[PDB]
RNA sequence: CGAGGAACACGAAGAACAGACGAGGAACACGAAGAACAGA
DNA sequence: TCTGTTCTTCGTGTTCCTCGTCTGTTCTTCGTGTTCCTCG
Numbered sequence: 001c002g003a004g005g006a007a008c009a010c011g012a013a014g015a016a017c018a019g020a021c022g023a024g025g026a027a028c029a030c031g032a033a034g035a036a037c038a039g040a
Numbered sequence: 041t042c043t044g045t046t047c048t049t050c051g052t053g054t055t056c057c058t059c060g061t062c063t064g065t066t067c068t069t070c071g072t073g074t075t076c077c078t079c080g
Base pairs, nucleotide, nucleotide: 001080002079003078004077005076006075007074008073009072010071011070012069013068014067015066016065017064018063019062020061021060022059023058024057025056026055027054028053029052030051031050032049033048034047035046036045037044038043039042040041
Other pairs, nucleotide, nucleotide, family: 030052cWW
């Protein structure tokens, strides 16, 4: 002189965590819109 | 005028379930940079 292994990085791939966004329904205490049987 | 209640549309807040997106953090690999070691 050209390259690889050991710890860190320019960028990329697989994966995971934490937070937030919204999309769809379920439950509960309350509000608005129409009605009916009986009671006061 | 309301209540016992029932048949329907729309909100005040929470949780459960699934998902497509965004930001930070971490692990491994790759085209490769810093010192040691090695290969001809």